[PDB]
RNA sequence: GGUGCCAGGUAACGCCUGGGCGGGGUAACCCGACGGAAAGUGCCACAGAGAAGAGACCGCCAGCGGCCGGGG
RNA sequence: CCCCGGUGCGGGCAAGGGUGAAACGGCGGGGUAAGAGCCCACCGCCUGGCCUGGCAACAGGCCGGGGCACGGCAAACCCCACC
Numbered sequence: 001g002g003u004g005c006c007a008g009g010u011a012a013c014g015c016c017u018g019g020g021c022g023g024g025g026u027a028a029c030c031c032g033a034c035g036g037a038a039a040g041u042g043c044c045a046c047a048g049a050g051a052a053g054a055g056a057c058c059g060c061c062a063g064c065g066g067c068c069g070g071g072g
Numbered sequence: 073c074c075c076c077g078g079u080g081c082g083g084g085c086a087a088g089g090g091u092g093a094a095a096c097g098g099c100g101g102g103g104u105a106a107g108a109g110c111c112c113a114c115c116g117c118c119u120g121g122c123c124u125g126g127c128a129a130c131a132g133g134c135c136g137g138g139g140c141a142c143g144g145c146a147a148a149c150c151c152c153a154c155c
Stems, first nucleotide, its partner, number of pairs: 001155004005019005020034001021032004035151002040149002042145003057089002059085003064082002066079007097115002100112003116140001117138009
C1' cells in the first nucleotide's frame, strides 16, 4: 500500500440468495466506509460551575463553629 | 457555663434549575441538617461456572459473586485481522 459481521452457491467472488447485528418505522419495509478505543497521541465546538480521575452559577442546608436576640 | 429562637460568614451538598448533541448509571425506599451506591430491593452493567438454540455470525436461560471498576469519537491519528 487495499478490504473488514457471517452460511450456502461458487474451481473462485465485497456477485446473488439469504441469516445476524446496529439504526429508522406502529407495521410492511428502508439505511448501513457493520474488527478495536479500563494501552498512547488528539478531539468533545458555541454554551456551560463542569468535557473525564470534571465541577459549584442559581439553589438547598442553622446539625457543628461563629455572630445576634431571649432564659436561670 | 448550658437551655430556647434567628442567621448562609466558616462550613456541608450534587440531590432540583439553567447550558450543552452528551454532564462521570436508572428506579423506588432508608439515611442526613441538607445530600451522595452512603445503605437496601428491582433494572442496567461488571465478573466465576454451567446449559439450550444455530453450520455460523449470533440470541437466550440458570446458579452465583460485586455497590458497581465501566462516557463518546478512530469513512482522527492510531491499535487489530486478512491480503
The depositors describe the entry as "Crystal structure of the specificity domain of Ribonuclease P of the A-type". Shown are 155 nucleotides from a PDB entry: RNA (RIBONUCLEASE P). Method: X-ray crystallography, resolution 2.9 angstrom. The entry became public in 2004. Rfam match: Bacterial RNase P class A. Rfam's curators write: Ribonuclease P (RNase P) is a ubiquitous endoribonuclease, found in archaea, bacteria and eukarya as well as chloroplasts and mitochondria. Its best characterised activity is the generation of mature 5'-ends of tRNAs by cleaving the 5'-leader elements of precursor-tRNAs. Cellular RNase Ps are ribonucleoproteins. RNA from bacterial RNase Ps retains its catalytic activity in the absence of the protein subunit, i.e. it is a ribozyme. Isolated eukaryotic and archaeal RNase P RNA has not been shown to retain its catalytic function, but is still essential for the catalytic activity of the holoenzyme. Although the archaeal and eukaryotic holoenzyme s have a much greater protein content than the bacterial ones, the RNA cores from all the three lineages are homologous -- helices corresponding to P1, P2, P3, P4, and P10/11 are common to all cellular RNase P RNAs. Yet, there is considerable sequence variation, particularly among the eukaryotic RNAs. Identified in Yersinia as Ysr151/RnpB. The family's RNA type in Rfam is ribozyme. Clan: RNaseP clan. The entry is indexed under RNase P, Ribonuclease P RNA, P RNA, specificity domain, S-domain, ribozyme, tRNA, pre-tRNA, Thermus thermophilus, RNA.